[PDB]
Molecule: Pro-tRNA
Organism: Bacillus subtilis subsp. subtilis str. 168
């Protein structure tokens, strides 16, 4: 340089392929428990989906650009 693939809560991941619903585990908080803990159980809070643009009545989802991280390819006799 060319082609792919990711990027979603504090961390790790589903949901994307077939447009209409933001989920899950752990962490965090409160309760339950105990002398008090730990673990366990119950209940919450925490994003608006890397960023921007586009298509659409409507975009995490489809299209493009950009940023970041990976992966593959890259004389020849």
């Nucleotide at each position: 340089c060319g082609g792919g693939a990711a990027g979603u809560a504090g961390c790790u991941c589903a949901g994307c392929u077939u447009g209409g619903u933001a989920g899950a585990g752990c962490a965090c908080a409160u309760g339950g428990u105990u002398u008090g803990g730990g673990a366990c159980c119950a209940u919450g809070g925490g994003g608006u989906c890397g960023c921007a643009g586009g298509u659409u009545c409507g975009a995490a989802u489809c299209c493009u650009g950009u940023c970041u991280u990976c992966c593959c390819g890259a004389c020849c006799a």